[PDB]
Context: one part of a larger RNA, bound to proteins that are not shown
RNA sequence: AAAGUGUACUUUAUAAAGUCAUUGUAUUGCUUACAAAUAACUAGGCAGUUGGGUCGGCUGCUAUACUAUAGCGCCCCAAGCCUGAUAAUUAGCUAGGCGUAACAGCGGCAAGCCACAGUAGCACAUAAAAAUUGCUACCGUUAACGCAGCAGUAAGAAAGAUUGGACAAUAGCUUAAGGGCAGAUCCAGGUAAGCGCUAAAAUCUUUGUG
RNA sequence: CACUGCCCGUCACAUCCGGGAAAACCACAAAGCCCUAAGUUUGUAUAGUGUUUAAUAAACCAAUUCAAACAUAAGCUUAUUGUUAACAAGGAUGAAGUCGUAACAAGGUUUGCGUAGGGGAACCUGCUCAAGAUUAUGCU
RNA sequence: UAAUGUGCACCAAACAACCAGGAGGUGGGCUUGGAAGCAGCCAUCCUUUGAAGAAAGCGUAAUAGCUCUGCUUUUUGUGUAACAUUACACUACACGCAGAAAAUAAAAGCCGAAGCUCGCUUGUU
RNA sequence: CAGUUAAAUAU
RNA sequence: UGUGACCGUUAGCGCAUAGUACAGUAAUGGAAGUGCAUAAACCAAAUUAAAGGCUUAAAUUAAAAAUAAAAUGGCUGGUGCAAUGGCACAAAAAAUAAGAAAGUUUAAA
RNA sequence: CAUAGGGUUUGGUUUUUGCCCAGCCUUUAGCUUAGCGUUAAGCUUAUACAUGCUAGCCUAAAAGACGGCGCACAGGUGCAUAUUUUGUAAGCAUGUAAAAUA
RNA sequence: UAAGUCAGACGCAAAGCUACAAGGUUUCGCGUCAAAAGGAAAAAAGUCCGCCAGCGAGGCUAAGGUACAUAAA
Numbered sequence: 001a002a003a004g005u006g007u008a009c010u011u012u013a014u015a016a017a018g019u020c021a022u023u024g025u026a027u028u029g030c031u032u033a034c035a036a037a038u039a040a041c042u043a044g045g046c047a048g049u050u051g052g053g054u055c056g057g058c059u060g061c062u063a064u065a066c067u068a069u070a071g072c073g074c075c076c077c078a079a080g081c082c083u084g085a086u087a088a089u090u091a092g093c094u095a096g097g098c099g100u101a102a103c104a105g106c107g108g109c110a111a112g113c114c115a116c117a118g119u120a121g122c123a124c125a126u127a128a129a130a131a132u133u134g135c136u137a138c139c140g141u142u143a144a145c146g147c148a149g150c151a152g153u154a155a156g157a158a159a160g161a162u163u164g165g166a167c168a169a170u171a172g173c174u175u176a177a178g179g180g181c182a183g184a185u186c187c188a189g190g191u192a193a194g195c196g197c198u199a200a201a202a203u204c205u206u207u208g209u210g
Numbered sequence: 211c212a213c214u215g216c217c218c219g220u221c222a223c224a225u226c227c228g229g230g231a232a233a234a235c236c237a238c239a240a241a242g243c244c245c246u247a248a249g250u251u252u253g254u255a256u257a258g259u260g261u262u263u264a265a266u267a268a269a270c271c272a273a274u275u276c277a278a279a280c281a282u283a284a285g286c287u288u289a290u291u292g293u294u295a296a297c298a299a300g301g302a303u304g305a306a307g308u309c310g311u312a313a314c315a316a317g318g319u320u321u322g323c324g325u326a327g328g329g330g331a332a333c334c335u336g337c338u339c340a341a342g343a344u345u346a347u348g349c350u
Numbered sequence: 351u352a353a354u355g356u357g358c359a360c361c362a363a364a365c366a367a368c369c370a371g372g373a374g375g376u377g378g379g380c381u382u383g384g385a386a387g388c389a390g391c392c393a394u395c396c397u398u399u400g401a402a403g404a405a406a407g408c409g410u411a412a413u414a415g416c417u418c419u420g421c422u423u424u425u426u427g428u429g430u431a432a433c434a435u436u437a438c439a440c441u442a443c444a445c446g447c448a449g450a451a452a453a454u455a456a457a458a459g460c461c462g463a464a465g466c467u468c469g470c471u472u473g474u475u
Numbered sequence: 476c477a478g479u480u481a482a483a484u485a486u
Numbered sequence: 487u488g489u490g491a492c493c494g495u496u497a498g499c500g501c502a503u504a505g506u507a508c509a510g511u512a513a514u515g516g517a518a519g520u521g522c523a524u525a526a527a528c529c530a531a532a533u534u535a536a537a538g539g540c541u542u543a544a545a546u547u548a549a550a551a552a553u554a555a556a557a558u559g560g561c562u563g564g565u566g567c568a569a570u571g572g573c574a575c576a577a578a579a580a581a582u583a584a585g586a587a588a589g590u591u592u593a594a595a
Numbered sequence: 596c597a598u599a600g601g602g603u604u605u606g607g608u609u610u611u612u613g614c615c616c617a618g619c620c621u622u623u624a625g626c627u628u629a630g631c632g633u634u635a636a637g638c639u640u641a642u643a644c645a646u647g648c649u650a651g652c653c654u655a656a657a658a659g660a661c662g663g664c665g666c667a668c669a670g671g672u673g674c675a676u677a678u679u680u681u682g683u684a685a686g687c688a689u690g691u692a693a694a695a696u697a
Numbered sequence: 698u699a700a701g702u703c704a705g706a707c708g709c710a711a712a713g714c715u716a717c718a719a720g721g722u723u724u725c726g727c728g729u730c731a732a733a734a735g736g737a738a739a740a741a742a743g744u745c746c747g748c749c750a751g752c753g754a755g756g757c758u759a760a761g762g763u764a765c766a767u768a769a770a
Stems, first nucleotide, its partner, number of pairs: 003023004008019003029687008037089002044082002049079005055073002063689002092113003097106002114673003118138006139146003149648003152644003155640001162188001164187003170184001172181003191636001194633005213317001215314001218310002221307001223304005230297001234293002241287003249280005255274002258271001260270002320341003324337005352436005357430004366425001373397003378392003403418001407416002449765001459763003465757003468753004487576004492572002508515002520568004528560001530558001600616004651664003705730005711724004735746003
Other pairs, nucleotide, nucleotide, family: 011016tWS011177cWS017176tHS026691tWH040085tWH042086cWW043083tWS043084tHS044085tSS048051cWH048077tWH050080cSS052071cWH054074cWW062692cWH071076cWH079080cHS090677tWH095110tWS096107tHS097109tHS099104cWH100102tHS100103tHS115674tWS116641tWS117670cWW124125tWS124130tWH126667cWW127128cHS131649tWW131669tWH136247cSS142143tWS147151cWH148671cSS150183cSS151163cSS152645tHS156160tWH157159tHS157639cWS158623cSS161189cWS163645tWW163646tWS166168cHS167169cHS167182tWS167184tWH168186cWS169185cWS171182cWW183648tHS190637cWH192627tWW193634tWH200201cHS216313cWW217312cWS219331cSS220308cWW228299cWW229298cWW231296tHS232295tHS233294cWS236291cWW237289tWH237290tWW238289tWH240288tWS244284tWW245283tHS247282tHS254275cWW262267tWH263265tHS267268cSS309330tWS310331tWS311312cHS315318cWH364426tHS364427tSS367424cWW368423cWW369422cWW371401tSS375376cWW376404cWH381389tWW382384tHS384411tSS386412cHS387405cSS398402tWW401420cSS402403tHS405406cHS407417cWS455457tWH458770tHS461768cSS462760tHS463735cSS463758tWH464734tWS480482tWS493497cSS494502tWS494569tHS495502tWH495569tWW497502tWH497571tWS498571tSS498572tSS500504tSS501504tSS504518tHH505506cHS505516tWS506517tWH507516tHS510512tHS525563tHS526562tWS527561tWS529559cWW585591cWH641672cHS650665tWS654660tWH655659tWS659661tHS660661cSS660662tHS706743tHS715719tHS730742cSS733749tHS739740cHS746759cSS762769tWS
C1' cells in the first nucleotide's frame, strides 16, 4: 500500500514523471443454534454407523497455549446413535407485487443470494472465476457442432417483437503522448395494460393593430 | 296431482365412465455387482545443463518412461412404472317397454339391525336384540 | 377329306380367263337432325331396252367409288351333301422293332396231314 | 358143317 | 414136453438179452447191436492210335499135357445161406369152489 | 383511512345444508378501430437451429508475442435442490510477546 | 350198371339281367374241348381241315399254299 525500495526500462537544448520487478505483525476462516410444503395405504433406520486412543491431514522463515474445526482418511478399542426416524411427492429461496377492514391466501415487473450452460466423471481455479478453457465416455445431427449471449429461423402451442442505429451520455476493459474496444447501455421499429392531448372556423386570439 | 296418491327390484331397449383379467410390448427404480476411460496416490529409470553453491547436491523446480494400488463414469441384473388384451362383471344416465306389489294408514303377516339358510325379482323363514311400536275399564 | 365307277344335268359354246356398261321415272314412298344401295320399314312396279336387283358385299356423318346377279369378241369337257365300291383319320406296346423284299396270274398244272390208298406184321370176328 | 346123284345097249 | 404150407437180425418178443445205455426233478418213456462173401448211390484216375518186295521140289510127329481181359482203387453192408432167438396153441401137472360155524359126511379090500 | 348483499328448493310457516350472480387484478378468442407524446412491460419449449455479431488493448532482445493487464466484470435460464440451501443470531486463549538504561 | 358222374368251358346264333359292356351272369339250338394225337393261321384246350393197332426212303388229296426264309407256276 492514494506507499516504499531498484547497478532495471522509456521520454527530456524544455523533466516533472510513469512503466516493469519486489515488499504487509503473524500474511485471503471455520464452527454452532432456531425457523421455513405435503406426507403413516411410508415403522422401523444405521455398522464408518455413535464415541474414544496413536498416526496422517504439505506449500516454510515472532514467542507461548502439551498440538489449538471435524470419522475428513488408515489402524486399534468400546457398543452405541436416530425413532414422526427412514423412504417418497412437489417446488429455486428472500422479497417487491395482487385480493382482503384485518387475519389469512396466491406468486408477472426493480434488486439480493444460490444452481446450471446437450448428459455424466475429472484436471486447472486457492481467495473474487469457467456460456464464449481443456481431458474422457455417452446422446442427437453431420473429423466437427450443441444460441437457456443480441437479432433471427423451424416445429409445438389458444397465445411469444427488428436478422435496426450509435458509442453522444452513464458504468466497465486497456493505455501517461489523450487513443482503441464493446448486441452492457442509451435511442429507434413492432404489439388497443396504463396516463396526457388533438380530430371546426370565428374581427388572422385587444397577450392584437399602431 | 291429494289412495284412481306415492313407491321397490330383476328382465328387455340406447348410450357414457372407472376397475378386473390368460398374455404381449416399454422403460427403469431402490438395490447388488463388474470396470483396461480420463483421473488420483507412491515406486523405478532417463534427463535439463533450470534455481541455490567458487566447488553433479545427496535438495528443489519443469519433463519423459515403466510398474503397483485406489475409487469411478460407463456397463449388467432388478421389483413392477406405463402401454396393451380375447373375455367375464359393476356403476351412472335415457318424455311415455315387462313381471310381481316390498315400504308409506293397523299398508292389510308391525318396521328395522346382526348373522345363517332359501327364492325369477322385489323379498321370505329361524335365533336374540332395538322402538324409529301410542297401545281405554279398576276393586270386591 | 381322297380315289374310281354308275346315274342325272349342261361345240346353238358348257367350264376357266382378258376386253366394256351395271342407266333413267329414281335420290320410289314412309321414318329421319341425314337414307340415294346397304341405321329402319312399305314396296319390289315403270321405261330405255347392249346389260342391271328399287344394287350381293366393302365403306363413306350422306357423298363418290369398286367389283357382284346379268354383259360382246377372244382363247376355251364341266358340274353334281345323288348313289355304289375301295382304302385312310379324330394324339401314351410310357424297357425295344412282325423278317427280307415288293408298281403283272383266282391260268394249263403242281405242293400239302398219323385223312384215303399200296407192300409187309399183330390181335379180333 | 353137309353129303339128296346111278346116265351098263348083258340073253 | 409135443406139433407147424408160423418168422429167420429193418423179420420174430422192447431184448439172437436189455427193461441195459440214454432222455426226464419224478411217475414214465425207451434204443442200437449175429457169422461169411467183387451189391447200389457216392469221390479221384483213365481222351486219341501209326507201319508197303529174301532167290522156294523131298520137313515134323513114344503118347499125352501146355499161348486169348466178361470184373480199377475205395467207402458202405444190401442180397444169398445157417441157427445156442422168438410166435401160436396142444398134452401132462399145478391153482381154484364149497351147505354149516367152537360138532360128526366121502372109508375100496 | 375501520367488516353492505341478492336469487333458488312448487300445500304454508319455521330451521339446517348445498348451488348460482354482482367487485377488483391478469391473459387469450369473435366483431370493430384516426393521429402525436409518454410510464410499466415481452407470463407456453433446459424443443431442434442456417447466417452475422457480443473481449480485447498495449508493448517488444533485432518489426515480432512468445511478454504485461483483462476475459474472477457484464448478459441468459430455473434442469436439479425440503436442505447441501435461504433468512437471522451466537462463539473463537495472551498488557504483541524480545532488551542492563547498573 | 345197387358202377362212376350231380364244380363245367368257349365259338357261331337268340332272349332276360348289366350299360343292345366284360374271358360277366341266367336259360336255350348246334358244334368242339373236357376225354383228342396229326395238318393250316406265329406261339395256339374251345376257331378252320381231320379222328392215331404197328413198320416202310411208294402214290393221291383236304383246309391252306405255289419269286427268298420254305415244298410247289